[PDB]
mRNA, together with DNA: 90 nucleotides with solved positions.
Webster et al. published it in Science in 2020: "Structural basis of transcription-translation coupling and collision in bacteria".
The sample was in a buffer at pH 8.
It was solved by electron microscopy to 3.3 angstroms.
Among the 51 different proteins in the entry, which are not shown, are 30S ribosomal protein S20, 50S ribosomal protein L18 and 50S ribosomal protein L34.
Context: bound to proteins that are not shown
RNA sequence: UCAUGUUCACAUAC
RNA sequence: ACACAAACGGCGCGCG
DNA sequence: GTCCTATCGATCTTCGGAAGAGATTCAGAG
DNA sequence: CTCTGAATCTCTTCCCGCGCGCCGTAGGAC
Repeated sequence: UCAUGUUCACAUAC
Repeated sequence: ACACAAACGGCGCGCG
């Protein structure tokens, strides 16, 4: 000097 | 849900 | 068996309380 | 003829506490 990571998807509620 | 602790008259026996 | 309605509107409540006082009932008469 | 005496009736009162014990609407009709 050393970039990047496909889409969606998270309850309890007198 | 909170709060909510026994009742009134005879008949007797007995104590003092 | 439960619910509603009524009492002796065809008897007999006890005699063995005394008292003590009042309300209420009767004498001998002016 | 009913006025003060007395006479019979009913009403009212009967210690203070306390502890037990029990016992506690009926009869008739639908």